[PDB]
RNA sequence: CAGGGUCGGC
RNA sequence: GCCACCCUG
Numbered sequence: 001c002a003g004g005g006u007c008g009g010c
Numbered sequence: 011g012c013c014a015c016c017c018u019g
Base pairs, nucleotide, nucleotide: 001019002018003017004016005015006014008013009012010011
Other pairs, nucleotide, nucleotide, family: none
């Protein structure tokens, strides 16, 4: 840097 | 949506 999860926070 | 954590390349 790119794609994704959060049954994370705000 | 923003940030963070994780996974993958």
Overview:
This is an experimental structure of RNA, with 19 nucleotides shown. The 2000 paper behind the entry is "Two crystal forms of helix II of Xenopus laevis 5S rRNA with a cytosine bulge". The PDB entry is titled "CRYSTAL STRUCTURE OF HELIX II OF THE X. LAEVIS SOMATIC 5S RRNA WITH A CYTOSINE BULGE IN TWO CONFORMATIONS". Released in 2000, the model rests on X-ray crystallography data to a resolution of 1.7 A.